[PDB]
Context: one part of a larger RNA, bound to proteins that are not shown
RNA sequence: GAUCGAGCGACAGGGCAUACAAGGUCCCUUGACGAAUGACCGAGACGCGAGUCUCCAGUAAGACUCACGGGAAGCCGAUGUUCUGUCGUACGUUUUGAAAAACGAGCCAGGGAGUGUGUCUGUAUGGCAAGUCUAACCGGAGUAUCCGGGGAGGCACAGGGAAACCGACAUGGCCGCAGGGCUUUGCCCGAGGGCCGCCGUCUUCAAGGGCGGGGAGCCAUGUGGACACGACCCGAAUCCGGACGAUCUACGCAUGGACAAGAUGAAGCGUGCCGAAAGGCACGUGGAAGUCUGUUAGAGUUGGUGUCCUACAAUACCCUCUCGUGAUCUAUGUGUAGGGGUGAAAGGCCCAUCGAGUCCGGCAACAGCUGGUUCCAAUCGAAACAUGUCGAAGCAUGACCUCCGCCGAGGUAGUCUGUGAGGUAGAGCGACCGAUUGGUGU
RNA sequence: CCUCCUGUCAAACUCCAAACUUACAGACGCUGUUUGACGCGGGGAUUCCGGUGCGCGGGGUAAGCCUGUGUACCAGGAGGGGAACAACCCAGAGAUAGGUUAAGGUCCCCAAGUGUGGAUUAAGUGUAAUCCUCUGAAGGUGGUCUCGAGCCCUAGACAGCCGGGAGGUGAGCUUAGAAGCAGCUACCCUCUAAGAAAAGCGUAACAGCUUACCGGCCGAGGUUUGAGGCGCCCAAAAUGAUCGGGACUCAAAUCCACCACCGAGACCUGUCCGUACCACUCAUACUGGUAAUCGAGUAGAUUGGCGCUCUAAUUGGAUGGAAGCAGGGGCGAGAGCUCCUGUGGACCGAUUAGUGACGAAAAUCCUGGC
Numbered sequence: 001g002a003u004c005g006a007g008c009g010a011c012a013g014g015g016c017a018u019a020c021a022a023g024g025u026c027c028c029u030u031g032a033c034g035a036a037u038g039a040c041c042g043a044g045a046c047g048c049g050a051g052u053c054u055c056c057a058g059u060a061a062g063a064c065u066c067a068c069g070g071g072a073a074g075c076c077g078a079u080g081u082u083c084u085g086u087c088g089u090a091c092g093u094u095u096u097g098a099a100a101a102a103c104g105a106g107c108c109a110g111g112g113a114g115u116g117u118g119u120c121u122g123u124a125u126g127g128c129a130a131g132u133c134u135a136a137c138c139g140g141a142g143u144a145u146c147c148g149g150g151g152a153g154g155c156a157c158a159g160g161g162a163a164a165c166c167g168a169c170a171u172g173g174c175c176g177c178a179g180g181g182c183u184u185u186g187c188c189c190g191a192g193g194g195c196c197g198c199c200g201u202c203u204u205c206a207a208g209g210g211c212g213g214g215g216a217g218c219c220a221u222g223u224g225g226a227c228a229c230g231a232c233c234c235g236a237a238u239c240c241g242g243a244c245g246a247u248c249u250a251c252g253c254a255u256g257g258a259c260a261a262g263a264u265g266a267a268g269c270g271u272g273c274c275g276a277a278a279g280g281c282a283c284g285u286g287g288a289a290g291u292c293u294g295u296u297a298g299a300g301u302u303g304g305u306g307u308c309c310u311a312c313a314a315u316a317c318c319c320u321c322u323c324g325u326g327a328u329c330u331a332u333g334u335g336u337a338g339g340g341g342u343g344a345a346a347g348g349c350c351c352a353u354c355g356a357g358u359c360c361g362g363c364a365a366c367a368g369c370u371g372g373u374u375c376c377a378a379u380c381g382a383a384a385c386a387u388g389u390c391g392a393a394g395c396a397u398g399a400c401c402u403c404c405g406c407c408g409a410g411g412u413a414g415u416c417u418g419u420g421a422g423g424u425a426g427a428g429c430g431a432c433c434g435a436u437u438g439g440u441g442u
Numbered sequence: 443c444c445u446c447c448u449g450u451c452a453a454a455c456u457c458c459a460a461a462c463u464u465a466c467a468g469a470c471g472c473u474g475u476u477u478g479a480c481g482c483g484g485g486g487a488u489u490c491c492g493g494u495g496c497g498c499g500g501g502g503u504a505a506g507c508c509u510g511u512g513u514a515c516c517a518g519g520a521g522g523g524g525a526a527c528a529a530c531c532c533a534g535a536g537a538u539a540g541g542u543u544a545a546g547g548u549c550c551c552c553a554a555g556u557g558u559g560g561a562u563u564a565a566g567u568g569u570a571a572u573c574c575u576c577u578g579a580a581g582g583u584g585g586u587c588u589c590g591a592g593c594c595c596u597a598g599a600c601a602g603c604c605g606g607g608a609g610g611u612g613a614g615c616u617u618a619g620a621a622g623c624a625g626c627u628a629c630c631c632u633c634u635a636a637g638a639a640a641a642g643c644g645u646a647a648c649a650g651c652u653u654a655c656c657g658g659c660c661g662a663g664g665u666u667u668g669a670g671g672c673g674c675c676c677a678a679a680a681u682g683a684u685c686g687g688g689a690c691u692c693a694a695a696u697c698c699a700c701c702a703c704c705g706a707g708a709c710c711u712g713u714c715c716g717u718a719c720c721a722c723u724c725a726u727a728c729u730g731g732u733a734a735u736c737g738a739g740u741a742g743a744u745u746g747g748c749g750c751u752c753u754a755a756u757u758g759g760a761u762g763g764a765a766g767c768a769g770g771g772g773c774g775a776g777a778g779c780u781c782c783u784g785u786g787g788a789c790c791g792a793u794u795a796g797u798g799a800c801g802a803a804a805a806u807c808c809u810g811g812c
Stems, first nucleotide, its partner, number of pairs: 009087010023076002025072004030067003037061001042055005091104003106812006116229013131155003137149004159166002169197001172196004179189004198213006232372002235369001239362006250336009259326001261293003264289001268285007298323003303319002306317002338354001340350003375747006385398005401486006410473003414470009426458001427456002434451002438447001492516010521532003536714007546704003549688003555701001557700006568690002581675003585672010602659005608632003613627003641652003715737002717733005748801001750798001752796008766785008
C1' cells in the first nucleotide's frame, strides 16, 4: 500500500518503527541579554477616496545564547520507511546548444590508462667554488651496500672570425632602490639595478654596423617541459617475410563405374515397278543423332519472391522446373600454390576465408580521426581571434590565461578642459560630378 | 542649338556637416609604493568548430540564413521572474540566521487587493514586454465615445405629413407629330406666397408620377466638415478549443492617476569558515586587527592535504582475540579517520624518511558471477 503520476533526491518539517554498546540531548512557562528591522490601539491633523502624517516610540516586539522552575527515556540526536513544503527532465561524453528522438552501459565484484633510457631547457633544495665532477677500473672490507684510490675526460675560467689570424673594463662618469651614516624631514655614502663611456674581434679607402667584455660556475637530489624511441591506454583498413594448405573447389591426367522405358527413323542394303541409260518412285530393311519424351539411375537449379529465417540447416524443406549417349555424370588415385595456380571469363574458384588464401612473424605498424584516462581542497582564470603553413578535423608564431625572479614610482578602465586627427549620419548640389522633369522667349 | 521658371537623386558625388571615435597633456577621480602598481626577464599552458541579444551594418524574397563590426551575455553563470525554455527581465553566489527589497506579481489554482478615484470597450476584443515562438495587411466601418470648425434655426430650422407647383405655352428651330424632358439654339414674360422655356422617372407622341420652388401642421435643435480613443469587417487546415489553466464584462479587460501589500542567495544585520593583508612571532603555531573597495566558473597555470604497497629508523597493539567482513555510534568542509556489537581466528599499526605494477561509474572496456 489496490483513487492514483514518473531522475528515484537535496534541504526543512510531520507520522510510525528502535535491547545494550559506541552519541546525550530535547520540550514547556517565566525571566535576562537583545543586531537589522519594527507595530497595534489611542489622541491630533490631512485626503473625493483607498489611505496618509504627527505623537505614543526606535517603544512593545525582535534570531541566537543563557538562568530559575517544571517535564520527556522511543525521550533528543541518529537510523529505517513514509507523508507534507520548496527546488529538481540522471551520469559521463560529443556539442554553439544534451532530459534529448546525439553516443555508452542489464546488474555487481575484481581487473583496467603519464612509464624507462638518453639528450636538451627551466625550477626548488644541498655540497664545493675560479673552479667543479669523476668514468671505466684498482685496493680494502662488514664483499652488489660501503671506505680509500682513479681527473682519462667533461663543463666553467675570453671572445671574435668562413678562415688565415687577432685577442677584452680586478671600474672612467651620471642617476638611484634596499641598506648604512648625519647635526634628520633634509644632506652624505650608496652593493645590486639603470644610463653612458671605453676595450677585444669581424666587416671596413672611408663611414656605419654585427658579436663579445668590470670573475660564477660545477656536481647532486626532487620536480616542470621538449625531442627520439610503443612514449597516457584501447581502437582499422594496410604493406612485407617465412611457412601450411587442391580432404572444399577450378582445370588436367591415370584407373574404374553409371545411364528404366518409349518416340522419331539419316546413310547403307533389299525387293518391286519405270527407264536405253543416268537414275527415279513405292514398300521394306537398317538404326544414325552433342535428336525427342521421360522425378530409370544420375546431374542441374527456373518460378513460388511459398515454409524456414535465435533454422533441421552459418545456403535447409516442399511443389514447380532443366538435362538425362554425351563438350555427359561419378568414385578413387594423381598434378598445378598465393602476384602464383585454375578459370567455356562470373573477378568465378584455390577447405564457411579471395579485386590477391591461411598461419605465425615484422608488430606494442602508423593516423592530424572516435572512445576512454581512477582521491580531497585553496588562488588565479581563458581562447573560440591575427600571421605562416599540401593549411583549413592539424600545427607553429602572436593575442589571451597562469606561475616564478627582477625593477622601484608612478599608472589611467571614468569624467572635465586644452592642443590635434577624421568626412559616417543628416543635409545639399548655379559647389564639383553623374544621374533625373516639364514649359516657354531668338 | 537659346543667361529665367519648374520636378527629382547618389555605397563607389561634396559648397557643408554632427552625434561619436581617437593621439597627447593638465585637473579631479580611482589605483600603486609592507597587497610593489606601470614594466622587464623566464617556466607552463589552454586556444585558433563558437553562439545569442542589442546597436550599426554588407549580401539575400526570406530564413531558427550567410558574412562583418561594437558591446554585453551563454559557452564556463547559481538564485528570483518569464507556464515550460543556454544567452529576455531582476540578479552575479562562502555557511547559517533575522529582516527589507528587485524583477514580477496581489479573484482562485498561488504568497499578497475581488484596492481607490475616473473613463472607454461588448468584440471574451482583451487577460500575449521581448520572441522561429505573441500574427494579422491593403482596404473598409451612421459600432460607439471624446475634442474642434463652418453654416442654418422660435421672424420656426432639419425630417415627415397636408396643400399649392400657375398663365403666355404645346417656347422657337427640327420633325409626319418633338407637347419640361430624341436633337440644335435660346432660356424670355406675366400672375404671385411661390412655381424651371424643367432636375429625374414615364409615353409612339400626349397622359401620368415626382424634384426644384411656396404656404400650412408640428416644435428644438439641425446640417456640413476636421481630429482623436476603443472596438467591428477584411479573417480558410488538418487527433482535443484556449490567455499556463479555472474562469472574468461599472473586469479579474484597456487607458489616466493614485493607495496598501506580496515577493530572491540582491541589500541590511548576528555568529562562524576560507582567502588576502596588518601587528606580534622562529612559525596565524597562538592572539589581536583590516576587506564598501575579498568569496560563481569549463579548458588551463599554481599550491596545501587524504588513501594504497613494500623498505628503513623511532615506537606501539594482538589468542584476555590481529586483519577482513556485516550492522551500528562519534569526528573531519572533504579525500577519509575512529569507536561499539557480531562474525572471524592470526596477524596488525603509528610517526618520520623513502618506494611505486598507488585510488574508476563510464572506454559497443576485460574476466567471472548474477
Solved structure of RNA (23S Ribosomal RNA, nucleotides 531 to 1365) from Haloarcula marismortui, 812 nucleotides shown.
Among the 31 different proteins in the entry, which are not shown, are 50S ribosomal protein L5P, 50S ribosomal protein L24P and 50S ribosomal protein L18P.
Keywords: 50S ribosomal subunit, ribonucleoprotein, ribosomal protein, RNA binding, tRNA binding, metal binding, RIBOSOME.
Rfam match: Archaeal large subunit ribosomal RNA. For this family Rfam cites "Crystal structure of the ribosome at 5.5 A resolution" (Yusupov et al., Science, 2001).
The 2013 paper behind the entry is "Revisiting the Haloarcula marismortui 50S ribosomal subunit model".
The organism belongs to Haloarcula marismortui, within Archaea.
Method: X-ray diffraction, resolution 2.4 A. The entry became public in 2014.